[PDB]
Context: one part of a larger RNA, bound to proteins that are not shown
RNA sequence: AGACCUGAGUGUGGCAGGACUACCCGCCGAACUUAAGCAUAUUACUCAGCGGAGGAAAAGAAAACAACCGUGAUUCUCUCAGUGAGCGGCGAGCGAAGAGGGAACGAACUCGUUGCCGAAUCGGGUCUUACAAGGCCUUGAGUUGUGGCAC
RNA sequence: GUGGUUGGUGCAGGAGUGGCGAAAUUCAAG
RNA sequence: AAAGCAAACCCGUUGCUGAAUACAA
RNA sequence: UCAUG
RNA sequence: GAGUAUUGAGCCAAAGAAGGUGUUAGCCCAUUGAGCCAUAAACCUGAGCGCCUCAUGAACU
RNA sequence: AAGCGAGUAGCACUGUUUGGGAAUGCAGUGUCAAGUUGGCAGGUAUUUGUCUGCCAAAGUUAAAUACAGAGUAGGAAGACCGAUAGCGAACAAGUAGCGUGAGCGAAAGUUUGAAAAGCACUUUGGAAAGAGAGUGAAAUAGAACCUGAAGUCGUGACAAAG
RNA sequence: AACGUGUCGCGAUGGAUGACUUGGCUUCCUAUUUCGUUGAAGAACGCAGUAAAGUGCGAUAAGUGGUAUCAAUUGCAGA
RNA sequence: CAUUCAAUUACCGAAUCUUUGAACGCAAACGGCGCAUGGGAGAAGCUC
RNA sequence: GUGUCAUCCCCGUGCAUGCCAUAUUCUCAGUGUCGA
Numbered sequence: 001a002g003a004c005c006u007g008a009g010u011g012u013g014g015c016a017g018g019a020c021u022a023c024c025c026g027c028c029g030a031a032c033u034u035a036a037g038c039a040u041a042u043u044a045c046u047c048a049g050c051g052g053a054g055g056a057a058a059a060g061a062a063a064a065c066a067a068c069c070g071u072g073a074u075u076c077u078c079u080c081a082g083u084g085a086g087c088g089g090c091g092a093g094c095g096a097a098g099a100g101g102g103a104a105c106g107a108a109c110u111c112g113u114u115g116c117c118g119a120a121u122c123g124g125g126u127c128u129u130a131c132a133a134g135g136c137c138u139u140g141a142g143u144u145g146u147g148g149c150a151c
Numbered sequence: 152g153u154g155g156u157u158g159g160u161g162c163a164g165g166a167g168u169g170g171c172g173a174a175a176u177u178c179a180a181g
Numbered sequence: 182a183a184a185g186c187a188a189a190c191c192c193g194u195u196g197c198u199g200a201a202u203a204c205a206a
Numbered sequence: 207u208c209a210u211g
Numbered sequence: 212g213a214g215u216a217u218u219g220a221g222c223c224a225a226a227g228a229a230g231g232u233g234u235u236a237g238c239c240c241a242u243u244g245a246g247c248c249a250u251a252a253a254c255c256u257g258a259g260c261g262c263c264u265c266a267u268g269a270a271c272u
Numbered sequence: 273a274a275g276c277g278a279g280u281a282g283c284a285c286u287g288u289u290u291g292g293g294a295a296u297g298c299a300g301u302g303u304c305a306a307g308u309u310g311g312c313a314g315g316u317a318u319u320u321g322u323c324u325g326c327c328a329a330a331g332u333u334a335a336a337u338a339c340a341g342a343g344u345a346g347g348a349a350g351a352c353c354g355a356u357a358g359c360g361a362a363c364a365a366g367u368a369g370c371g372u373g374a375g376c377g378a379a380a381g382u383u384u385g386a387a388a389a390g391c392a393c394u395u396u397g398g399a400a401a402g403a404g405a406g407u408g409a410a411a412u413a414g415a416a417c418c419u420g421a422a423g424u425c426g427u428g429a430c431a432a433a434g
Numbered sequence: 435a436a437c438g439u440g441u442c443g444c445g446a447u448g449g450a451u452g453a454c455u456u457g458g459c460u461u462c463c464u465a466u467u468u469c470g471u472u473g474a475a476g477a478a479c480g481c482a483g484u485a486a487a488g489u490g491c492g493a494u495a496a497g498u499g500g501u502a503u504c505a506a507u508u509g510c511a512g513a
Numbered sequence: 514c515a516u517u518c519a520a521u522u523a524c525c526g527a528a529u530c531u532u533u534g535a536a537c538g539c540a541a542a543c544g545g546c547g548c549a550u551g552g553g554a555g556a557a558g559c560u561c
Numbered sequence: 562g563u564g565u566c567a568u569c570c571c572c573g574u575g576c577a578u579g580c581c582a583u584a585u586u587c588u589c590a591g592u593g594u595c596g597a
Base pairs, nucleotide, nucleotide: 002595003594004593005591006590007589008588009587010584011583012582013581014580015579016578018469023054024052025051026050027049034041038089064071065070075103076102077101078100086094087093108332109331110330111277114150115149116148117147120146121141122140123138124137125136126135127134152267153266154265158263159262160261161260162259163256164255165254167250168249169248170247171246176220177236178219179218180217184198185197186196187195204211205210221238222237223227230240231239252466282303283302284301285300286299287298288297310327311326312325313324314323342468344465345464346463347462348461349460350459352458353457369376370375381454383453390417393404394403395402396401418452423447424446425445426444427443428442429441430440431439434437476533477532478531479492480491481490483510484509498527499525500524501523502522538546539545547576548575549574550573551572552571553570558565559564561562
């Protein structure tokens, strides 16, 4: 000369920023008030503040309960229970879970890892009435691993 | 043998939606 | 009087009650 | 007395 | 002022439902039943029904 | 033929949160594993044996539930209010008006009559209007005009005596 | 006398009460129900024969096209 | 046009849609000023 | 009377920043690693 790696410039095709915010998800976060005072406590894991979605959101398929003759993802309702649980200047006050009767329910699946294959994969052109899950062609991406099949 | 949830072509019904669509006294006495 | 009555129901699909003009500080 | 409704 | 008032007769009802109309309306008007017509794509018809193409589950590896 | 998710779980200190009490969950820094032989959970801390349940540190997922100051299209109601009530707003209402601004924010039923038939014409007045006439069931229904209270005022008659 | 006081009839000023109610408040339900760089929500300026506000619309401007319906709209005009 | 061509109504599939605003060529108490590209008008001049 | 038209004037379209994909395989940069 060239290649790879790491970075730039331009052309071509796209996307985000705003509004709404009742309910819902994440953070940040008071004081008045009660305690016949007040500082822990309470108001309250609330109001105000900063972000983000939907028609609902979040949760969800056991590193779960139990201690029984055993149940069996999540959510919700009655009850458990203002509780002979528990927390608390053990004061004022606060405060749940398992089980049981129900609502719903065709409710379940996918990667990674292991083993056997190893470009069989993706994008782009083009042809079938077709910007096919189809054929043909392409180094473009990709072996620093796309895709397939099973205990 | 199956697949309308591969794609291209056709053509049916139902639901939903919008229009139309019912009786008989202006009875008598001023 | 385009108003009444005949006393739960029936008699009664029937009887009888005025012919009105009142009124107007 | 008089008309009005 | 205006009869949806009064009084007497008479009708409809699978419809007495509430609104309008010069006063209180089943009968003056509207409304309502069965039943018809039209309806790009989406939804339902266990698979809606055909054709071409493409995939694939059961028997031979 | 082997296999199952590392600065992860745990531990120490500090802070917060919980009914969670020798520490329910989380965060910061220091420290930092094991390998089914194992690990996590069994509501009082430690060491040691058993037993029972389950397999964290990756992902998707309808219905039953909320709408406590949303919205679009369409509906059904009420022992609710009745124009100083009920939304601030039954009306050209977030309007008119106020503030440099953030913001604040009303009053006000056109309810004449069945129908404008909304008073032609005469006459006095500069005109507004008055006096007649007329429409209409009503004008004592004459334009913001249904009803038309209390309080206050004018006028006529009367009673007395401050 | 006058002014003031009291009672009754008529008349003013005022805008209560009653009757009415195309409004509010509250509770339920249904569904092919959820905006924007393909330029939204909001804000401005315009548009009628006559037109200030409001309502509707955008130089095609109180509306153009399509379907359905069937003879109006109205203050006055116009067709 | 009424057998529906209506200043009638109702609905909706086709359209039109000024200046702004997330506002995004650069600015802004300015109806302001650009670069690239495609058009239009231009009895200046030039020519028949 | 045309046709053409400089300066001036009018109208349409594109032109923000950031990020993703891509270039019949666009143009480059590095005393990064190699190899001609």